[PDB]
Context: bound to proteins that are not shown
DNA sequence: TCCCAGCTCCCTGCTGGCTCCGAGTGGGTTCTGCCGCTCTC
DNA sequence: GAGAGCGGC
DNA sequence: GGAGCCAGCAGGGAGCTGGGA
């Protein structure tokens, strides 16, 4: 003494 | 009085528009605005 | 002038 | 990219009226 985001692609598993 | 033309009006029949397309899950990367030009110590 | 903050594409 | 219901227009007949027989 509960830190601490996000969106885009690509792979890839059943 | 009544028979034909022209407007009136609804349906049909074609094209342009919009909204949808499996379910989970592990990994990994780049990106997260940039020249500038007045403004401050 | 060098730091530097926000203006406009 | 494509497959598939709405909106929107445009052509085409009934039908009904004012002129003139």
């Nucleotide at each position: 003494a509960g830190a601490g985001g996000g969106a885009a692609c690509c792979c890839a598993c059943u």
Record summary:
Primary citation: Farnung et al., Mol.Cell (2022), "Structure of a backtracked hexasomal intermediate of nucleosome transcription". Shown are 85 nucleotides from a PDB entry: RNA, together with DNA. It comes from the structure "Structure of mammalian Pol II-TFIIS elongation complex". The entry is indexed under chromatin, rna polymerase II, nucleosome, TFIIS, transcription, elongation. Method: electron microscopy, resolution 3 A. The entry became public in 2023. Ions in the entry include zinc and magnesium. Among the 13 different proteins in the entry, which are not shown, are RNA polymerase II subunit K, DNA-directed RNA polymerase II subunit RPB7 and DNA-directed RNA polymerase II subunit RPB11-a.